Background: This is an experimental structure of RNA (23S ribosomal RNA, nucleotides 571 to 1299) from Staphylococcus aureus subsp. aureus NCTC 8325, with 721 nucleotides shown. The entry is indexed under RIBOSOME, fusidic acid, EF-G, antibiotic. Released in 2024, the model rests on cryo-electron microscopy data to a resolution of 2.02 angstroms. An Rfam search finds the family "Bacterial large subunit ribosomal RNA" in it. The entry also models magnesium and zinc ions. It comes from the structure "Staphylococcus aureus 70S ribosome with elongation factor G locked with fusidic acid cyclopentane with a tRNA in pe/E chimeric state". The reconstruction used 303,005 particles. The 2024 paper behind the entry is "Structures of the Staphylococcus aureus ribosome inhibited by fusidic acid and fusidic acid cyclopentane".
Context: one part of a larger RNA, bound to proteins that are not shown
RNA sequence: ACAAGUAGUCAGAGCCCGUUAAUGGGUGAUGGCGUGCCUUUUGUAGAAUGAACCGGCGAGUUACGAUUUGAUGCAAGGUUAAGCAGUAAAUGUGGAGCCGUAGCGAAAGCGAGUCUGAAUAGGGCGUUUAGUAUUUGGUCGUAGACCCGAAACCAGGUGAUCUACCCUUGGUCAGGUUGAAGUUCAGGUAACACUGAAUGGAGGACCGAACCGACUUACGUUGAAAAGUGAGCGGAUGAACUGAGGGUAGCGGAGAAAUUCCAAUCGAACCUGGAGAUAGCUGGUUCUCUCCGAAAUAGCUUUAGGGCUAGCCUCAAGUGAUGAUUAUUGGAGGUAGAGCACUGUUUGGACGAGGGGCC
RNA sequence: GUUACCGAAUUCAGACAAACUCCGAAUGCCAAUUAAUUUAACUUGGGAGUCAGAACAUGGGUGAUAAGGUCCGUGUUCGAAAGGGAAACAGCCCAGACCACCAGCUAAGGUCCCAAAAUAUAUGUUAAGUGGAAAAGGAUGUGGCGUUGCCCAGACAACUAGGAUGUUGGCUUAGAAGCAGCCAUCAUUUAAAGAGUGCGUAAUAGCUCACUAGUCGAGUGACACUGCGCCGAAAAUGUACCGGGGCUAAACAUAUUACCGAAGCUGUGGAUUGUCCUUUGGACAAUGGUAGGAGAGCGUUCUAAGGGCGUUGAAGCAUGAUCGUAAGGACAUGUGGAGCGCUUAGAAGUGAGAAUGCCGGU
Repeated sequence: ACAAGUAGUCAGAGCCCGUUAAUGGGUGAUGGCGUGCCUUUUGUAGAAUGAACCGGCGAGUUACGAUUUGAUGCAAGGUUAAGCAGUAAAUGUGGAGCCGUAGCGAAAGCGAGUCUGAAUAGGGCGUUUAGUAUUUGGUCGUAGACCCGAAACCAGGUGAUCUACCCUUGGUCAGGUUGAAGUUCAGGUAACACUGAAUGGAGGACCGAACCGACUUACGUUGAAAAGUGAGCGGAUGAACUGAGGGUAGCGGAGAAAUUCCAAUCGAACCUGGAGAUAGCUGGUUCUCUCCGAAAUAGCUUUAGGGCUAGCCUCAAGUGAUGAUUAUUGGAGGUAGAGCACUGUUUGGACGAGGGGCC
Repeated sequence: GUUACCGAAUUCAGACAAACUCCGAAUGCCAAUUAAUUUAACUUGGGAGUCAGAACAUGGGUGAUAAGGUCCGUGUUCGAAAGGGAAACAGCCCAGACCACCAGCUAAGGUCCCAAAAUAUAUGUUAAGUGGAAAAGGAUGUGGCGUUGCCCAGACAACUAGGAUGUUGGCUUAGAAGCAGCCAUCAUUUAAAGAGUGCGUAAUAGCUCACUAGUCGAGUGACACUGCGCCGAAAAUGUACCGGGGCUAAACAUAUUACCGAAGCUGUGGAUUGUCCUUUGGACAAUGGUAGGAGAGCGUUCUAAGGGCGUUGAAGCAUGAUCGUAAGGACAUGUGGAGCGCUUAGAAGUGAGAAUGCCGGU
C1' cells in the first nucleotide's frame, strides 16, 4: 500500500517525548499555496548553459607615477633626495632638488598685467591669496594588472627502431601449364624465300600454395583489436617479397603524386624556451545589512554584440527658488478637418473664335 | 452656310491630393517684475553602469489597412516589480511588499458548486447552450418605435361562377395563334376580364392567373429605423472555441441595494533614517529593485600593547529546545589531549555553489 508529488511552506488532529523551560521537542491523517539554483537574455520551469555527490584548493594584488577626497603638521612658505651616523629601527644630519609665493606671449620680452591690434578701442588669458609635506580611501597610467582558455608565431634542440625513397650485403618463391627466338632433319629452290617435324626453353606469360596485398561483404564499434576477425578477393620469376647494417630532418626530408609519409591525428613532426604570446570573445569572480538607483538613446568610429563624448544613476561641496503643476494673458507654427483660390487629378452638362466634309 | 471636331476660350453643377491650400482647429510649444498649490532646480568635482531592448495602446512609414513583422512619434508596463484579477499566462487590468497580527475598509474582478461573497430586487430581451470564435450573402425567427394603403357601403385568404369579342393585334419566323424575339398595348358586352401572370404545344390545343360577382365574417397588407437571435461554419493523440461541474439564468440590457475581494488604505506593536517641536520625549515622513554609486558592519590568519583562560582539560570535532536586525556570538554535554580567547590598534595569501574549474574521497 485509491495515490498524480521542484518535495517545501502555512493550517492541522492523532501518536511518542520532555528542553539552554521557552506562549517546548519528534512525527504528520488531512486542507490552502507553490514549475530548483547559476549563467545568459527582450523574455528561461525552460526542451538554452553549468554542476554526480562531499571535502580541500581556486579570481581587482603589489611597485612606481598621476589625480581626487579625508586626516595631520607647518604656512608665504612647505619639504628634503642620495649620502653619512644609528640596532636591517625610530631618529639626527644632509637645502642639491621639488612645489608654492605672477601672469601673459610662439618668441624677443613686458609684468598686475600681458597678448592681439595702428589704437589710451574692443576682445583672450590673468590680478584683486594659500600653499605644501606625509598618509587612509576612490580612480587612472606603466607593469601579465581580476582569474582560466586558443588556433597560431619565433628560437634552439630531439627524432628515419613506424613510414617514404635510397645505399651495401643476405634470404625466399609447393606444384602444375603454355611453348618465343635459335637450331637440326626432311621436303623445296638456280640459289634464297618457304613448308612440315623434332629440338629448344623465352615471358613485368597462364592456373595455384607459401609469401605480399586489401576488392566485396557480414561481424566487431565502453572491440579479442586506437583499423581487427570470418567468408569470398588480387599478385604470386617480378617495376616480386623479405632480413641485417646504414643515408636523407622540419624555412627540411621523402613521394609510380594521395596534401602522401617522416614513431597510433602532418596544408607543415616532436620537445624545451620567448611565455602569463594575443584573445574588442565565452566562462568564472567567494560575508551581511542600510540609502539611492539607471540604460538598452544621439553623435563619431575599418564602426555595427567594441569604443569615445553627450544623455540617464550615485557621492560630495556650492548656489539659493532659479524646478514642477494649474489659472490667466501674449506669441510662433499650417497638422486634423475642410476647401478647390493656386499646382495637379476628375464626372455630367451648357455654350462655342474659328475654320474644315456640307449647302 | 449650318445635324462631326469645336481639339480654343468661357460657364453651371459634382468630386480627389503625403510632397495642393482661399481657410484652419483640438493639443503640444515658447514666454510673463503674473497668482495658487507644490518641491525641486542649477553649478563644480569623485565614482559609475548603459549603447541586443519587449509587449500593449495610439499617430504614421514599410509590408498585403499580413505577421508575436519591420522602422519612427507619444503613453504605460516589463526590463529592474512581489501582491489581487485575466484558468495557466514578463509586457493586459488593479496595485508599488520596512517587519509582525487568527483585526477593519476597499481596487480590478466577482458572489449556484469547485471557490470567499446575492440561487439579491425591479422591468424587459434571447431559445440560439446564442451567451461560451468568422464574412459576403440568404430567411414568414422574435421584440420595439414610426409612416401608410384597404376594411362590417363586408377587407385579406379560402371556396362557387365567369374570365368574353374584333383577334391567330402588327412585324418577324419554317411555325410565333395572350405566353421565342421586336412594335404597339387599342376598341365592344361588362356584375369584370391583360392585345395577357404562369404551366403546356413544333405551332394550335389544354390547364391556370390577373380582374369581377357570390358564400364567410374581422381584421388585413406595404415601407422606414432599430433590440436580440438563425444559416453560411470542414482537420488531423481526446470531450477540446464557458478553466470544470453545471446553467434557460447561473445568459443579455437597464436601474437599485448589499456583500466578497490585494503585500492598496486603516488599526496595534516593532526596526532604521530624516524633519520639526523640543534637555525630557512627542509628532509624522520615508524605507520593491537588476547594472551601478554611497554607508555601516560581521567573521578569518598574523602582529603590538594591556588584561585573561587552560591537564580541576586549550584548539578541533559532535549534539542541543540559546542569543543578536543580518553577516554571526554564547552556554551545556560528549569527544579530544595542549594550546587559546578577550580589548584597542595594525597588517592581509581574509569569506566559494557553480569556471565541461584542479586534487582527493565516495